[PDB]
RNA sequence: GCUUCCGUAGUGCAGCGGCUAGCACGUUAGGCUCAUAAUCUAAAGGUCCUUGGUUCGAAACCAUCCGGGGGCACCA
Numbered sequence: 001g002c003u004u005c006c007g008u009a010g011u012g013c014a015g016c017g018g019c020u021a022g023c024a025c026g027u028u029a030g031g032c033u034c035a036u037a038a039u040c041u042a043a044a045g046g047u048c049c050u051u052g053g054u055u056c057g058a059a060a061c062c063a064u065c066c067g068g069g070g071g072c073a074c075c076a
Base pairs, nucleotide, nucleotide: 001072002071005068006067007066010025013022018056027043028042029041030040051063052062053061
Other pairs, nucleotide, nucleotide, family: 003070cWW004069cWW008014tWH009010cHS011024cWW012023cWW014021tWS015048tWW017055tWS017060tWS022046tWH026044cWW031039cWW032038tWW033035tHS054058tWH055057tHS
């Protein structure tokens, strides 16, 4: 520099334009316990990296931006 990929709750992930974004953990509240755990019952929480575009509608599709990660870098 070139080609490519990712960027979603606190953390690791999913997600076939039309959802209440899903699973686990974390968290908080209540039981159980002499307490703690574990266990049981509840709850909160996503700027969906940023800007724009297509669309009736965009977390995704299209474009650029800022981050990141690999592959190439060659015979003389």
An RNA structure (P-tRNA) from Saccharomyces cerevisiae, in which 76 nucleotides are resolved. The entry has 78 different proteins, among them Ribosomal protein S16, 60S ribosomal protein L5 and eL20. The PDB entry is titled "Structure of XBP1u-paused ribosome nascent chain complex (post-state)". Released in 2019, the model rests on electron microscopy data to a resolution of 3 A. Primary citation: Shanmuganathan et al., Elife (2019), "Structural and mutational analysis of the ribosome-arresting human XBP1u". An Rfam search finds the family "tRNA" in it. For this family Rfam cites "The tertiary structure of tRNA and the development of the genetic code" (Hou, Trends Biochem Sci, 1993). Rfam classes the family as a transfer RNA. The family is grouped with related families in Rfam's "tRNA clan". Its family is annotated with triplet codon-amino acid adaptor activity in the Gene Ontology. The reconstruction used 223,773 particles. NCBI's taxonomy places the organism under Eukaryota, Opisthokonta, Dikarya, Saccharomycetales, Saccharomyces.